[PDB]
Context: one part of a larger RNA, bound to proteins that are not shown
């Protein structure tokens, strides 16, 4: 973090994490 | 100043809505009056 | 009591 | 307003 | 007379070859040819 | 000038 | 006789006419206005990665078979192994040399 | 003893 | 100009034979 | 084993390209 | 634009020539 | 005669040849793994089958055969009672040698055949030690296709042998362009092939 | 635009004996009256 | 009662006079056609 | 005369 | 050699 | 003779040679999710959207994504759409495996009955 | 008013083995059966009520073509900070 | 205002417009398609740290894969490109041998 749909899987967002990359700082 | 996040505006293109109309003998197997039947009151 | 629904005619139609 | 059918309308501006 | 494009492209007229093509941007001109009725005409 | 009913 | 359609004048009524701009070979590049955030910081912003959740979707792999999710067979997990090769005869396609000719083999000559 | 079981020549 | 092989020629069981064109005659 | 020549597609049809004419 | 010549390669149909097997004058 | 008609893997101004590479056909272990079998040469009778040589063993009881003794009966032939004796592929029953039932226990066992009760026989065709003799297309068998070292409707070991399998199982990177058949004829053919059809690749000759 | 193009139409010209129909027509099956 | 004549009920994969729909061959031009003038042949015909 | 078949202008 |  | 548009010719080789289903026409069988044929289309080899579910039915056939509009099927909730549309007509009441309601789908019904109720047709009497 | 016959919907005919299926709930001025319509305004706007695809139209990107076009003789002028 | 332009099947496609197709078992073919051990060439790297091993290390490619980063890992060899060569790529065979 999570009831009991056995788990794994696909798609699209979101909440927290990022010893990652790139850009900007008049 | 920014290869960041938003909002509105312009040009072109595409796609919609309102409002206003036209032609045809389509509008005469029709409309309206005055009678004779018939029918109700 | 009529009117009306309905059937034949009359003159008008717009 | 008259049971149908085929269509129109923005640039000296719908 | 209006509306939409988070479903499109723009330099979004700026300016050097970054080619506004427009009945729509500039210049000129003002019924220009092409229709609707009326009355006649064979 | 023409198409078509009716005479 | 009248019913269309024509051509030819007469009355009014409506609408909108003409002209103009190629580049010194080709291609790609150039992102206006207003506000928010960002002034070097354990900074903002964008993308990637990890874990959970929500709504929706979703039968177990390989195989034989007309037909497998099968009450058809093989399937506990991991590492390293594990299966169209070599030779010889022929044919066709494609590459190369020479061509009425092409090419040797076995041996030998000079190192 | 040399790129030498090669390569060149008939 | 290979010393062997494939090819430039085929045909018949075999003995064997073996392919140009035009013109003019038989 | 007929004769004579040797710059040559045996003849016919459909036939890339090239050559020469008419538009 | 049309018709024409030479036609390459390929294909179709008729000769001719070489070997083999024959029929008939 | 300047006929005729068949036939060749013939000719008709040559196209071959050497080499490289890919695909298909064939032989070989032949894409990988798999029989039940067949053959050659050897090793085993310590398990177990049968013969022979030389050794060892078999509690306690029941029954009571021949031979023998003594009494009776009888004219003879002969016949009776009581003892004694200890026979038998005889009986009950230990050791030994076996293995009927519970269809008991166990059944990943104490054990690749064992355990508990019950049961067959137990002087005989009996049981047992050592030695010796007969074996793999063979031996041996009171005969069950029994047994021959946990192996037998033909032992074990090495080799031919990676035996053959029209049958079962497997067969390891990506993207792209195309894309089927279960039908015809023949086959000791019917779970398989060859042949045509469907498909891919390479093209050739052309046209607008 | 079509060479020896087409699982399609048109026109012309050939082929057929299935559906239907028939038994008052041949072959086969089959019901009943009427007149000689 | 047979039999004959004309009818009548009801039928057919191996019956039929008739006869569809859907089908199935061929042709509708350039390597061809029509006409005119010729050539060759051992084919045909009395020529 | 006329037919068949192969050709030429 | 003439026309489709 | 319409209107459509590439004609012709080779070489080499693979897989396959168990099929099955549906429309119509059919043969054997009482029949069968049975056996055997003709024509066409399918599955096998194939998803996607529908019929709640289904190899084969209906629609449609497939590069990776947006916007718009449809097909089959739908618009009470599950479940997107008539927030239960009409200013449209009728018919139906179904007591114990419980009225009815998406074809293929015999994925269930017959002969025979009932003034239960609502309509027609033909005759007599008002 | 009487007789005869024929339709529609509903009812009887209609009996099995685990509890149970118009898909479920439920529905009766239907959410059942047979038909008819459509925006704003249903006997005054004639010709789209609305929802859902790997389909159709349209836009962007990829990949392959029996692909189709175009440019390729570099003289216009130009150092950086 | 600052970068390119190759006469070209196939690449990081020479560049720019336009049109038409895109699914697929058995099967066929293609790819300046990916990866592994070794030979001939060419060009580099390494004790200021080679191969191997580990990963919430990201970037690139439809993909097979390639490359950078960190190791509080290791301690001596190894790779890019063109070609030649093969005992050249594993998830299952009641697969083999170890370990769990």
């Nucleotide at each position: 973090a999570c009831g009991a749909c056995a788990a794994u899987g696909g798609a699209a967002g979101u909440a927290c994490c990022u010893u990652c990359a790139u850009u900007u700082c008049u | 100043c920014g290869g960041c996040c938003a909002g509105a505006c312009c040009c072109a293109a595409c796609c919609u809505c309102g409002c206003c109309g036209c032609g045809c003998a389509a509008u005469u197997u029709c409309c309206u009056u005055c009678c004779g039947g018939g029918g109700c009151u | 009591a009529a009117c009306a629904u309905c059937c034949g005619g009359u003159g008008g139609g717009u | 307003a008259c049971u149908g059918u085929g269509c129109g309308g923005g640039u000296u501006u719908c | 007379g209006a509306g939409g494009u988070c479903a499109u492209g723009g330099g979004g007229u700026g300016c050097g070859u970054g080619a506004g093509u427009g009945g729509g941007c500039g210049g000129a001109a003002u019924a220009a040819a092409g229709g609707g009725u009326c009355g006649g005409u064979g | 000038g023409u198409u078509g009913u009716g005479u | 006789u009248c019913u269309u359609c024509c051509u030819c004048c007469u009355u009014c009524c409506c609408u909108g006419u003409c002209c103009g701009u190629g580049c010194g070979u080709c291609u790609c590049g150039a992102c206006g206005c207003u506000g928010g955030c960002g002034a070097u910081g354990g900074a903002a912003a964008u993308g990637g990665g990890g874990u959970g959740c929500c709504c929706c979707c979703a039968c177990c792999c390989g195989u034989c078979u007309u037909g497998a999710a099968a009450c058809a067979c093989g399937g506990a997990c991991c590492a390293a192994g594990g299966a169209g090769u070599c030779a010889a005869a022929c044919a066709g396609a494609c590459g190369c040399g020479c061509a009425a000719g092409g090419g040797a083999g076995g041996a030998g000559u000079a190192u | 003893u040399g790129u030498g079981a090669c390569a060149a020549c008939u | 100009u290979u010393u062997c092989u494939c090819g430039u020629a085929c045909u018949g069981a075999a003995a064997g034979g073996g392919a140009g064109g035009u013109g003019u005659g038989a | 084993u007929a004769c004579a020549c040797c710059c040559g597609u045996g003849g016919c049809g459909u036939g890339c390209g090239c050559a020469a004419u008419u538009u | 634009g049309u018709g024409u010549u030479u036609u390459u390669g390929c294909c179709c149909a008729a000769c001719a020539c070489c070997g083999a097997c024959c029929g008939g004058c | 005669g300047u006929g005729g008609g068949c036939u060749g893997c013939g000719c008709g101004c040559g196209a071959g040849u050497g080499u490289g590479c890919c695909u298909g056909u064939u032989u070989g272990g032949a894409c990988c793994c798999g029989a039940a079998a067949g053959g050659u040469g050897g090793u085993g009778a310590a398990c177990u089958a049968u013969g022979c040589c030389u050794g060892a063993a078999c509690a306690a009881g029941g029954u009571g055969a021949a031979g023998c003794c003594c009494g009776g009966g009888g004219a003879a032939a002969c016949c009776c009672c009581g003892g004694u004796g200890g026979a038998g592929g005889c009986c009950u029953g230990u050791a030994g040698c076996g293995a009927u039932g519970c269809u008991g226990a166990c059944g990943u066992g104490c054990a690749a055949a064992u355990c508990g009760c019950u049961c067959g026989u137990a002087c005989g065709a009996u049981u047992u030690g050592g030695g010796u003799a007969u074996c793999g297309g063979a031996g041996c068998g009171a005969a069950a296709g029994a047994c021959u070292c946990a192996u037998c409707g033909a032992a074990c070991c090495a080799c031919c042998u990676a035996g053959u399998a029209g049958c079962u199982g497997g067969u390891u990177c990506a993207c792209g362009u195309c894309g089927a058949a279960g039908u015809u004829u023949c086959c000791c053919u019917c779970a398989g092939g060859a042949u045509a059809g469907c498909u891919g690749g390479u093209g050739c000759u052309u046209g607008u | 635009u079509a060479a020896g193009a087409a699982g399609u139409a048109u026109u012309g010209u050939g082929c057929g004996g299935u559906a239907a129909a028939g038994c008052a027509a041949a072959u086969g099956a089959u019901u009943a009256g009427a007149g000689g | 009662g047979a039999c004959c004549u004309a009818u009548u009920c009801u039928c057919a994969a191996a019956c039929u006079u008739u006869a569809a729909a859907u089908g199935u061959g061929c042709a509708a031009a350039c390597a061809a056609c029509c006409c005119a003038g010729c050539c060759u042949u051992a084919g045909u015909u009395a020529u | 005369a006329a037919c068949a078949a192969g050709g030429c202008u | 050699g003439g026309g489709u | 003779a319409a209107u459509u548009g590439a004609g012709g010719c080779a070489c080499c080789a693979a897989g396959u040679g168990g099929g099955c289903c549906u429309u119509c026409u059919u043969c054997g069988g009482u029949a069968a999710g049975c056996g055997g044929a003709g024509c066409a289309g399918g599955c096998g080899a194939u998803g996607c959207g529908g019929a709640a579910u289904g190899a084969a039915c209906c629609g449609c056939u497939u590069a990776g994504g947006g916007a718009u509009a449809u097909g089959u099927g739908g618009c009470g909730u599950c479940a997107a759409a008539a927030c239960u549309u009409g200013u449209g007509g009728g018919c139906u009441c179904a007591u114990u495996c419980u009225c009815g309601a998406u074809a293929c789908g015999u994925g269930a019904a017959a002969a025979g009955g009932g003034u239960g109720u609502u309509g027609g047709u033909g005759g007599a009497u008002a | 008013u009487c007789c005869a016959c024929c339709g529609g919907c509903c009812c009887c005919g209609a009996a099995a083995a685990u509890g149970g299926a118009u898909g479920a709930c439920g529905c009766u001025u239907a959410a059942g059966c047979c038909c008819c319509a459509u925006g704003u305004g249903c006997g005054u706007g004639a010709u789209u009520g609305c929802c859902c695809a790997u389909u159709a139209u349209u836009c962007c990107u990829u990949u392959g073509g029996u692909g189709a076009g175009g440019g390729c003789g570099g003289c216009u002028a130009u150092a950086u900070g | 205002u600052g970068a390119g332009a190759a006469a070209g099947u196939g690449u990081a496609g020479c560049c720019c417009u336009c049109c038409c197709g895109a699914u697929g078992u058995a099967g066929a073919c293609g790819u300046g398609g990916c990866g592994u051990g070794g030979g001939g060439g060419u060009g580099a790297g390494g004790a200021c740290g080679a191969a191997g091993c580990c990963g919430a290390u990201g970037g690139c490619g439809c993909g097979a894969g390639c490359c950078u980063c960190g190791g509080a890992u290791g301690g001596a060899c190894c790779c890019g490109c063109c070609u030649c060569u093969a005992g050249u790529g594993c998830a299952g065979a009641u697969c083999u041998u170890g370990g769990u």
Molecule: LUS_alpha rRNA, nucleotides 489 to 1613
Organism: Trypanosoma brucei brucei